Context: one part of a larger RNA, bound to proteins that are not shown
RNA sequence: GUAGAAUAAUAGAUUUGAAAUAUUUAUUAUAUAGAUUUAAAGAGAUAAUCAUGGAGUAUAAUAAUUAAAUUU
RNA sequence: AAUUUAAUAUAACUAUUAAUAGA
RNA sequence: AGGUUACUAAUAAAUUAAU
RNA sequence: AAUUAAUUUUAAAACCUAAAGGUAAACCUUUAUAUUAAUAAUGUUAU
RNA sequence: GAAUAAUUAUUAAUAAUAAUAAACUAAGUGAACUGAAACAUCUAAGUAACUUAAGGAUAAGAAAUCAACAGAGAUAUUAUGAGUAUUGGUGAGAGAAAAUAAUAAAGGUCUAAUAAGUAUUAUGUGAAAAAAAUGUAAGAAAAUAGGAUAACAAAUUCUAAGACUAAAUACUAUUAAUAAGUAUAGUAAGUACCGUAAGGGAAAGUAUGAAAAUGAUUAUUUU
Numbered sequence: 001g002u003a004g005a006a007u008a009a010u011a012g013a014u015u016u017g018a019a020a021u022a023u024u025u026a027u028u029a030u031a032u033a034g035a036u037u038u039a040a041a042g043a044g045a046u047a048a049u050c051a052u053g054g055a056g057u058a059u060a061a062u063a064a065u066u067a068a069a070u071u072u
Numbered sequence: 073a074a075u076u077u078a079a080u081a082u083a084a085c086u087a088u089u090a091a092u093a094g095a
Numbered sequence: 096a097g098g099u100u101a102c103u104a105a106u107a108a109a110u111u112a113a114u
Numbered sequence: 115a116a117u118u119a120a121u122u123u124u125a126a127a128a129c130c131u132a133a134a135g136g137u138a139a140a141c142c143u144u145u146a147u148a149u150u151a152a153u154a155a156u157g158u159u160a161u
Numbered sequence: 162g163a164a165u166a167a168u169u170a171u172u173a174a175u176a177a178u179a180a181u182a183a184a185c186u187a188a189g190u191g192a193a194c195u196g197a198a199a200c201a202u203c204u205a206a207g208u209a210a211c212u213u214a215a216g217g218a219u220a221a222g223a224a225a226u227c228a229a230c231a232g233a234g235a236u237a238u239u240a241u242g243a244g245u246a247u248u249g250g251u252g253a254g255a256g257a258a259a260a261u262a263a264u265a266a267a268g269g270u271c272u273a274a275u276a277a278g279u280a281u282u283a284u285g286u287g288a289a290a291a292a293a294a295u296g297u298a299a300g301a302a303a304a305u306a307g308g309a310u311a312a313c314a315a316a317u318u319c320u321a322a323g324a325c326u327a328a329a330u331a332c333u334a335u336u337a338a339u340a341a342g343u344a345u346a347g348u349a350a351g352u353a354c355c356g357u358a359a360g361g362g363a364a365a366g367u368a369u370g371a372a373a374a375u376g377a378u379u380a381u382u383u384u
Stems, first nucleotide, its partner, number of pairs: 042384010056369004064080005084343002086340009096131004107123004112118001134143003148175001154169003185216001186214005196203001200250001226233002237264005247255002269325003281299004306320004354361002
């Protein structure tokens, strides 16, 4: 894949049970009684980003000669 | 035709040993 | 030798044996 | 016309660093450009 | 026919220039802190410091020495001898020489008419044990002599008052070697700076660096 069978959706069609513990099943306002929750102006702890500081670390001419170890 | 080791500079001091000298 | 700064404080050659 | 270096020669080198003299360091003051002799003299030499 | 304040192509003679280190060595004078669990004898110590004077070195040096009857044979350092002898407010403490080895050089030499206010004595000092110099004053001898021991005797040993001496050593400066040494004992600078002065006296190579303290911001969480 030059092609079909092979999961769920999304809807559609055709059927399907119920009078559906709905004077609260889903969600929607007010009022009364009562019970509560929700801060970050700043701060602690921790980490990170910027700094500050210069501990620590390496080096002490890095040129050249001599010697041992290498690609062609 | 390279690249690292160990010594060596006109370019440190200190201690010792051995030479040279009294800048 | 060190210091100061200035009319700056410097050089020149010789030898034998070496292609 | 040769560099081996290393062995001999040399030139210059202001001022101060107690003692040529003095100072307040790098200053100052002492006529080594300082003088008998010489070639001629300007301007003059008690004719 | 000579002698000129600006002077003479010139020639001979006559005044000059302290850069003067350090350390080592020798000598003069010489503390105190301290120790003694106080302190004065003692110690520190003939040290620190100041002063003076030489040389590449200085100093010492060839026995008036040791020793002990047997012997050695100049100086100078080192080990043993030996913390022994010796010594001390017999306290704190101090402390040798013979002898045997090591380093070292050719290590033995003459220069002096052979040493007198000298040896010695008394006295005041004098290296902690061990001693040669030293203020004042008396003061010998000739090798038929003198020094050495608390004293005496015996025995030993050496010749003061005249001298030279390499090397082994000290300090410094170069060269080579080795560093269970240094990058705070690794080159600057006796500068900056402090003090009127004597004097004191810094930081400071390169590269790298998510080391901490410290600051701002963000995130999570709690408040």